Solved structure of RNA (crRNA (39-MER)) from Escherichia coli, 62 nucleotides shown.
The entry is indexed under CRISPR, RNase, RNA BINDING PROTEIN-RNA COMPLEX.
It comes from the structure "Structure of Cas7-11 in complex with guide RNA and target RNA".
Protein in the same entry: CRISPR-associated RAMP family protein.
It was solved by electron microscopy to 2.45 angstrom.
The 2022 paper behind the entry is "Structure and engineering of the type III-E CRISPR-Cas7-11 effector complex".
The reconstruction used 127,452 particles.
Context: bound to proteins that are not shown
RNA sequence: GUGAUGUCACGGAACCUUUGUUGUCUUCGACAUGGGUAA
RNA sequence: UACCCAUGUCGAAGACAACAAAG
Numbered sequence: 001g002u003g004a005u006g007u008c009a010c011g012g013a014a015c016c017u018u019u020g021u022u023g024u025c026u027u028c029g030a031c032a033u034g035g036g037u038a039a
Numbered sequence: 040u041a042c043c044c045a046u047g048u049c050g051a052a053g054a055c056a057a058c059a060a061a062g
Base pairs, nucleotide, nucleotide: 016062017061018060020058021057022056023055024054026052027051028050029049030048031047032046033045034044035043036042037041038040
Other pairs, nucleotide, nucleotide, family: 009011cSS011012cHS
C1' cells in the first nucleotide's frame, strides 16, 4: 500500500534462419662481436 | 687522421592473419 455485487492472464514456447571455418611443406648455413696501431 | 683487421662460434620460429554476431 487493495476496494468490493463482475479480473479466463495456467489467455501468450524467446521462437525461426546460420558448417569454428579459410590460408600455412616441422622446416633449415654463414653469421656474431669492437676495436687496435701509429718507437 | 691514416692504416690494419682479429676472434670462432651459434640455434630460430612456438602461432600468425580474419571474422567476435546478425537477420